[PDB]
RNA backbone atom coordinates (compact mmCIF):
# COMPACT_ATOMS: atom_id res chain seq x y z
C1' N A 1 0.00 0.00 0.00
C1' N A 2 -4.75 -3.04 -1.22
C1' N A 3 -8.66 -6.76 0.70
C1' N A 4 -11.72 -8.98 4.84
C1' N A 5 -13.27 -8.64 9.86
C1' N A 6 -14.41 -6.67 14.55
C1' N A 7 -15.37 -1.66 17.68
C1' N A 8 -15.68 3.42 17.92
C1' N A 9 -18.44 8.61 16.21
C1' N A 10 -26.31 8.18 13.17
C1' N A 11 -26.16 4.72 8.74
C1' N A 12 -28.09 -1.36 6.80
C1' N A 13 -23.59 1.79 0.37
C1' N A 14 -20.08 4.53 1.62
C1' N A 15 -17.27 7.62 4.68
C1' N A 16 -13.25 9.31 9.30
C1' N A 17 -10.22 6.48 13.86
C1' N A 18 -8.40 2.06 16.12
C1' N A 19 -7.30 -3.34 16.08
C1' N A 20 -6.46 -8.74 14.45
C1' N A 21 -5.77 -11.89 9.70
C1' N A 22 -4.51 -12.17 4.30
C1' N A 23 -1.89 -10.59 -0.09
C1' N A 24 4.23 -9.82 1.54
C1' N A 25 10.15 -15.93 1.00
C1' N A 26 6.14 -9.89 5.91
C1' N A 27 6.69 -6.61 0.32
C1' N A 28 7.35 -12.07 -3.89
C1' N A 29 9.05 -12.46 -9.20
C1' N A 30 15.36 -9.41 -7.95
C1' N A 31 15.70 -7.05 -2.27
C1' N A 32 16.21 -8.06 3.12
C1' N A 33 18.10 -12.51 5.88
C1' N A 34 20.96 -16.17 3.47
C1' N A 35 26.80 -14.74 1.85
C1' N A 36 30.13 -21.87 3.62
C1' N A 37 36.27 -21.14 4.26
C1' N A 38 41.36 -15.14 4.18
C1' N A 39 44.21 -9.57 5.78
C1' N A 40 46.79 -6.95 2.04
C1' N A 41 49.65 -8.72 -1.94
C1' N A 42 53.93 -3.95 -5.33
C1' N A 43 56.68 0.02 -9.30
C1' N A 44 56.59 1.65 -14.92
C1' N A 45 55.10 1.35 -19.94
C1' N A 46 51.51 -0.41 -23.46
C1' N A 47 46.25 -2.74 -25.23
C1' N A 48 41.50 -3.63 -24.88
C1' N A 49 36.84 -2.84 -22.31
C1' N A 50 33.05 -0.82 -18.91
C1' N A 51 32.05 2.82 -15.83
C1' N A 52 30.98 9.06 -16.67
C1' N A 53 27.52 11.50 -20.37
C1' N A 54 23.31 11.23 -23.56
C1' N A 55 19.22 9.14 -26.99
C1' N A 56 15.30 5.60 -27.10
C1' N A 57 11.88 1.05 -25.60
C1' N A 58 9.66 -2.30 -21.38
C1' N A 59 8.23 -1.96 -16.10
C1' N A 60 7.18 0.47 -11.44
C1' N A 61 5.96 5.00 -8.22
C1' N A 62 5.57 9.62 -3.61
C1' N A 63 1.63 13.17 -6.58
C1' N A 64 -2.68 15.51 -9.85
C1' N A 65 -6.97 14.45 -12.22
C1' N A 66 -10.46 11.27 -13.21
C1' N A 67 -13.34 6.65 -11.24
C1' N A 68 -15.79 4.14 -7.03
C1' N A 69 -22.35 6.22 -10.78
C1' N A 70 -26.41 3.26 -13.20
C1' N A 71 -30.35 9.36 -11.37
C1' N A 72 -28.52 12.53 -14.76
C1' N A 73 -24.11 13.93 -17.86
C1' N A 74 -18.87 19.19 -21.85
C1' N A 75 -19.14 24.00 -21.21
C1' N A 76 -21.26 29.53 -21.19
C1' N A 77 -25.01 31.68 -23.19
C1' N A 78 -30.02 33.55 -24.78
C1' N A 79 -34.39 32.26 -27.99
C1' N A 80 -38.07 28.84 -31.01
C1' N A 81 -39.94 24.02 -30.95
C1' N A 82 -42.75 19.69 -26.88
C1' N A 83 -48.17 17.06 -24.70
C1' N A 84 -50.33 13.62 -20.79
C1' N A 85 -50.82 12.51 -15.21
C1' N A 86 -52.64 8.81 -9.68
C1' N A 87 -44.30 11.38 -6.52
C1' N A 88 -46.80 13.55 -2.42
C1' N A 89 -51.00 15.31 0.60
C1' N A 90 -57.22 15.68 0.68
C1' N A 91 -62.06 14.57 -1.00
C1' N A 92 -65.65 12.12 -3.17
C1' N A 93 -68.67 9.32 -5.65
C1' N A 94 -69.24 5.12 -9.08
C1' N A 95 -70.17 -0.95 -6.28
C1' N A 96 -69.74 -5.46 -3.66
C1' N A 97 -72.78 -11.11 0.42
C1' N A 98 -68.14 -9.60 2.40
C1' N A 99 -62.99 -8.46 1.59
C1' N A 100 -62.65 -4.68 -0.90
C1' N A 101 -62.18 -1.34 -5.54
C1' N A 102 -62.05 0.71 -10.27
C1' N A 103 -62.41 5.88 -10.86
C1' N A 104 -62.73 10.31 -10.49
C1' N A 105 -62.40 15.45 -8.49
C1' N A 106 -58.98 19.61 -6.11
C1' N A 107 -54.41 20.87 -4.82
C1' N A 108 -49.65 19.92 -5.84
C1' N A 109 -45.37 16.79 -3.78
C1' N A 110 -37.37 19.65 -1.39
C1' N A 111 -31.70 20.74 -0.14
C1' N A 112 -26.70 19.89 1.16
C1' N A 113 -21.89 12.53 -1.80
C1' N A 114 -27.16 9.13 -0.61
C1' N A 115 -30.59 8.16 3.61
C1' N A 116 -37.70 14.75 6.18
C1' N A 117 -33.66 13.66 10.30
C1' N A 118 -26.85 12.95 10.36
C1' N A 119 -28.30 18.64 9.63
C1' N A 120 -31.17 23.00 7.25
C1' N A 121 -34.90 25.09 4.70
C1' N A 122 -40.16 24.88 3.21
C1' N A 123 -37.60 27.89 -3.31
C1' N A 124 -43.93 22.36 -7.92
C1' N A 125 -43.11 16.62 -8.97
C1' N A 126 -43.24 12.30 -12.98
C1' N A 127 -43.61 10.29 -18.04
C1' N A 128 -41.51 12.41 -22.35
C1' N A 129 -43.37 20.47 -20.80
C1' N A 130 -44.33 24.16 -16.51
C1' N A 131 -39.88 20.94 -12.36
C1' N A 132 -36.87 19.38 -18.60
C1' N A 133 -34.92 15.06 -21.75
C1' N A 134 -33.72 15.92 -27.28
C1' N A 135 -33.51 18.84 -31.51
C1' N A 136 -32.34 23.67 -34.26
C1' N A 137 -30.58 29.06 -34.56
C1' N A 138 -24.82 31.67 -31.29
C1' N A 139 -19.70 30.73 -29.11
C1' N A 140 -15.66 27.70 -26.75
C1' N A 141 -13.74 23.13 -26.00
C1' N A 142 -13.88 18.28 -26.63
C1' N A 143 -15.13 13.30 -29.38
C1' N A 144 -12.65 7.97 -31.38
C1' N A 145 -16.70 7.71 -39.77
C1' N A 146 -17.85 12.95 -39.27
C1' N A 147 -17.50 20.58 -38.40
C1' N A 148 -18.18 14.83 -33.99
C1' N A 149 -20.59 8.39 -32.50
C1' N A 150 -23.84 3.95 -31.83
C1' N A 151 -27.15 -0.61 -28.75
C1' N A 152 -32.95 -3.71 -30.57
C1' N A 153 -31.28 -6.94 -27.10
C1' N A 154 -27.58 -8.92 -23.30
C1' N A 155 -25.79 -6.82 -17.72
C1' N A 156 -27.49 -3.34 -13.64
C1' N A 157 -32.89 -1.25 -13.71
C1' N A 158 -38.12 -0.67 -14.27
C1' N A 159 -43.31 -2.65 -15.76
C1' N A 160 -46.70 -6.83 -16.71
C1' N A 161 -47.87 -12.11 -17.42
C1' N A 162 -47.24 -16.65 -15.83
C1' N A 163 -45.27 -21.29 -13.31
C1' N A 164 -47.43 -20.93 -8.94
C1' N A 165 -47.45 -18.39 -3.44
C1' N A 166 -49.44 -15.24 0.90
C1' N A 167 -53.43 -12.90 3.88
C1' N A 168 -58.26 -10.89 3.86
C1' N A 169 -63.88 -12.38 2.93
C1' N A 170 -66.73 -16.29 2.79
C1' N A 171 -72.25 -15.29 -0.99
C1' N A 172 -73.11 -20.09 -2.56
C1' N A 173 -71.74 -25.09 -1.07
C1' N A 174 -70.99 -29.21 3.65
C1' N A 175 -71.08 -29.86 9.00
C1' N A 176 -72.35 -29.25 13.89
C1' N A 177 -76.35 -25.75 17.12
C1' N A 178 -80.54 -22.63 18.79
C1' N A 179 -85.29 -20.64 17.21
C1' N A 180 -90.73 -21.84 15.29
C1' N A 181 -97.03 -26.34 17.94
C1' N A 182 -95.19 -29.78 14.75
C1' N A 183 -93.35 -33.09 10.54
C1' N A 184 -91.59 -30.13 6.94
C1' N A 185 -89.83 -25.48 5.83
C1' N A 186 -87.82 -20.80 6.84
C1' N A 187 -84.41 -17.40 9.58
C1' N A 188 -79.62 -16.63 12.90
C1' N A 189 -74.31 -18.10 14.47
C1' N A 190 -70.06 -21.14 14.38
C1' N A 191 -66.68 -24.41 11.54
C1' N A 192 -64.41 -25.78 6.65
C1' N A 193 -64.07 -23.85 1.49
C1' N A 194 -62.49 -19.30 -3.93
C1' N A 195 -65.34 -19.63 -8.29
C1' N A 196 -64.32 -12.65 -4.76
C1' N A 197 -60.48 -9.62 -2.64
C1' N A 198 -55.03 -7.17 -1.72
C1' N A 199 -50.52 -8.15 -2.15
C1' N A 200 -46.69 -6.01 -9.17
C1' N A 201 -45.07 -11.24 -9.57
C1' N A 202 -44.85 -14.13 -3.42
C1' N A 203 -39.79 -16.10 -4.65
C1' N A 204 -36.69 -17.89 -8.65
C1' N A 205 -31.94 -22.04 -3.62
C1' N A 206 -28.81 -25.95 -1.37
C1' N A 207 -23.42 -29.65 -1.37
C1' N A 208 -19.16 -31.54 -4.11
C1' N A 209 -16.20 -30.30 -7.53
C1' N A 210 -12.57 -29.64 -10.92
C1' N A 211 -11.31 -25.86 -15.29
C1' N A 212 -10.05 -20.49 -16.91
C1' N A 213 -9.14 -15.45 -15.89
C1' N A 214 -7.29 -11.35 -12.65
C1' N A 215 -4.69 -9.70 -8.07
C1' N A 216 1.88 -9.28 -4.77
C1' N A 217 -2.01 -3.75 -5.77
C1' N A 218 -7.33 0.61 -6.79
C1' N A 219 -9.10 0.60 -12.74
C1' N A 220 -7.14 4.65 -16.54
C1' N A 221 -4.43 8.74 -17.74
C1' N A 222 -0.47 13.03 -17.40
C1' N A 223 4.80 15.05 -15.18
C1' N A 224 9.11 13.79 -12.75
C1' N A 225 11.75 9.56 -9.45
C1' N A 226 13.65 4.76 -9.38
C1' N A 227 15.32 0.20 -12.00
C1' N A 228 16.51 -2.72 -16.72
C1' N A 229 18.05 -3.30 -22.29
C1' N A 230 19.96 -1.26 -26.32
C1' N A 231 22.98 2.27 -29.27
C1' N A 232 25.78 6.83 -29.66
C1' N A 233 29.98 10.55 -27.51
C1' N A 234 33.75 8.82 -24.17
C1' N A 235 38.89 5.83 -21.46
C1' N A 236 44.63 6.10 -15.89
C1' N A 237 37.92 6.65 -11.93
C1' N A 238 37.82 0.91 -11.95
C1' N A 239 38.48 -4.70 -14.12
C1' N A 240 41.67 -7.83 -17.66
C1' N A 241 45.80 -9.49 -20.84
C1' N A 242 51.69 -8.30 -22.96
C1' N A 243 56.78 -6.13 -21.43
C1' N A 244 60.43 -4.23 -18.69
C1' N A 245 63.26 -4.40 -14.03
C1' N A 246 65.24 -7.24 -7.18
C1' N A 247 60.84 -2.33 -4.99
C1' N A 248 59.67 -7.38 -2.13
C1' N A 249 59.95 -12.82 -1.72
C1' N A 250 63.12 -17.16 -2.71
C1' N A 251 67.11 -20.10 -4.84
C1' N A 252 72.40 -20.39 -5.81
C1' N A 253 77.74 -18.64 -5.60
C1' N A 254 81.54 -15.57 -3.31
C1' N A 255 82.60 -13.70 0.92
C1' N A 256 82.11 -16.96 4.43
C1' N A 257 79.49 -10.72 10.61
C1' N A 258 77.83 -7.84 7.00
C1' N A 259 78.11 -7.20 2.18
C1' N A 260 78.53 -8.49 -3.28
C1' N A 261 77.18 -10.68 -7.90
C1' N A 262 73.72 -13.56 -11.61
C1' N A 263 68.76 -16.74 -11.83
C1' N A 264 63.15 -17.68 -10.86
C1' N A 265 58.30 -15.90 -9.01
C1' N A 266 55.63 -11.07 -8.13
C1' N A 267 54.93 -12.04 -4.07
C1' N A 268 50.20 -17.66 1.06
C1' N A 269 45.83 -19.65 -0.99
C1' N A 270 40.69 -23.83 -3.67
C1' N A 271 37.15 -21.20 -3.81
C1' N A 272 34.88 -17.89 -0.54
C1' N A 273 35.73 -13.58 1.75
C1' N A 274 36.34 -7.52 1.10
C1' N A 275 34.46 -7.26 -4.56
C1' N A 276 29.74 -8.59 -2.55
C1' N A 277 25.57 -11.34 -0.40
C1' N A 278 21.53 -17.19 -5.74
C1' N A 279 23.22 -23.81 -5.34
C1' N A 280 17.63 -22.32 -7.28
C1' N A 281 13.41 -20.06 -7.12
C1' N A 282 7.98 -19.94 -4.39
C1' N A 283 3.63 -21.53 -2.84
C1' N A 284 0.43 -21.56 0.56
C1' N A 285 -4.17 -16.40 -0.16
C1' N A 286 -8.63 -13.12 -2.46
C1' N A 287 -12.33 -11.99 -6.33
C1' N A 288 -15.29 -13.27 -10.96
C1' N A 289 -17.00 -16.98 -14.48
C1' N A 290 -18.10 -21.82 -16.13
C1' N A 291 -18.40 -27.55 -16.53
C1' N A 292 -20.44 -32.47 -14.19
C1' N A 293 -22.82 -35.44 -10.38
C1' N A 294 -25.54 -35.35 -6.05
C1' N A 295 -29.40 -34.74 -1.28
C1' N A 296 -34.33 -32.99 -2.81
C1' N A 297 -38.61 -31.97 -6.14
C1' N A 298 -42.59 -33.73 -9.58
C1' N A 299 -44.79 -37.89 -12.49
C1' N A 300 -45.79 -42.76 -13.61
C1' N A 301 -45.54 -48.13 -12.47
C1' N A 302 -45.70 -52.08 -8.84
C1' N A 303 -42.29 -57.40 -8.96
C1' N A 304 -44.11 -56.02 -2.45
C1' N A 305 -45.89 -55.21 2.77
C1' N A 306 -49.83 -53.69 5.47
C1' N A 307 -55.36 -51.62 4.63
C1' N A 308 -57.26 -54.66 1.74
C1' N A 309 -64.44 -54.68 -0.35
C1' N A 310 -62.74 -49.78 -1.43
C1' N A 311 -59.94 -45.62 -0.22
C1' N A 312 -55.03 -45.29 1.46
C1' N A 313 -49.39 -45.47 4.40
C1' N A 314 -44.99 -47.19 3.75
C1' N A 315 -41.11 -49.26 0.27
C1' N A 316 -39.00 -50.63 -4.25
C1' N A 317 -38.22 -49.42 -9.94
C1' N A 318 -38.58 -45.62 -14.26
C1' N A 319 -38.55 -40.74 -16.38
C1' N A 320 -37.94 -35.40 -15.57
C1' N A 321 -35.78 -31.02 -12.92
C1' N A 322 -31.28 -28.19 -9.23
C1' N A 323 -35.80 -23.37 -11.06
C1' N A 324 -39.45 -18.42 -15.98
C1' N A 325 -41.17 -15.34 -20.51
C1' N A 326 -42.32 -10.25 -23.13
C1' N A 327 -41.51 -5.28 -23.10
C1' N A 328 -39.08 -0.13 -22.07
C1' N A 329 -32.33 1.99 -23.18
C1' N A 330 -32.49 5.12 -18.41
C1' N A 331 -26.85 3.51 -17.62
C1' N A 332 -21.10 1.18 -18.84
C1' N A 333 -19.01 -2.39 -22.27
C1' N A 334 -20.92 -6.08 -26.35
C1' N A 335 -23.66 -7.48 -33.45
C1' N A 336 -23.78 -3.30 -36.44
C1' N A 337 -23.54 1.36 -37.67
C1' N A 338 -23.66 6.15 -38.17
RNA sequence: GGUAGACUCGCAGGAAGUCUACCGAGUAAGAGAAAGAGGAAAGACGGCCAAAUUGCGGGAAAGGGGACAACAGCCGUUCAGUACCAAGUCUCAGGGAAACUUCAGAUGGCCUCGCAAAGGGUAUGGUAAUAAGCUGACGGACAUGGUCCUAACCACGCAGUCAAGUCCUAAGUCAACAGCCUUGGCUGUUGAUAUGGAUGCAUUUCGAUCCAACCGAGGCUCAUUCUUGUAAUUCAUGGCCGUCGGGGAGGCACUUCGGUGCCUCUGAUAACAACUUGAAAUAAGGUUGGCUCAACGGCGCGUGACAGACAAUUCGCGCUGGAACUGCAGUCGGACCU
Shown are 338 nucleotides from a PDB entry: RNA.
The work is reported in "Accelerated cryo-EM-guided determination of three-dimensional RNA-only structures" (Kappel et al., Nat.Methods, 2020).
The sample was in a buffer at pH 8.
The structure was determined by electron microscopy at 11 angstroms resolution and released in 2020.
It comes from the structure "hc16 ligase models, 11.0 Angstrom resolution".